[PDB]
RNA sequence: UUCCCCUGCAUAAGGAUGAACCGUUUU
RNA sequence: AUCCUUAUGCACGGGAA
Numbered sequence: 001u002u003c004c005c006c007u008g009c010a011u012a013a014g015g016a017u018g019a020a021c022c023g024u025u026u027u
Numbered sequence: 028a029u030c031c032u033u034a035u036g037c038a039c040g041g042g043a044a
Stems, first nucleotide, its partner, number of pairs: 001044005007038011
Other pairs, nucleotide, nucleotide, family: none
């Protein structure tokens, strides 16, 4: 310094579907 | 906004040359 495995963070693609005590508006 | 799968980058640990 390389290879293999586990965990954490960010980005992209694909599939499926909920809550929320708040008043001329904070997509 | 939430879950899962695939791909990439960074950090830590374990093993081999």
Record summary: Shown are 44 nucleotides from a PDB entry: RNA (U4 snRNA fragment) with a sequence from Saccharomyces cerevisiae. The work is reported in "A composite double-/single-stranded RNA-binding region in protein Prp3 supports tri-snRNP stability and splicing" (Liu et al., Elife, 2015). Lineage of the source: Eukaryota > Opisthokonta > Fungi > Dikarya > Saccharomyces. The structure was determined by X-ray diffraction at 3.25 angstrom resolution and released in 2015.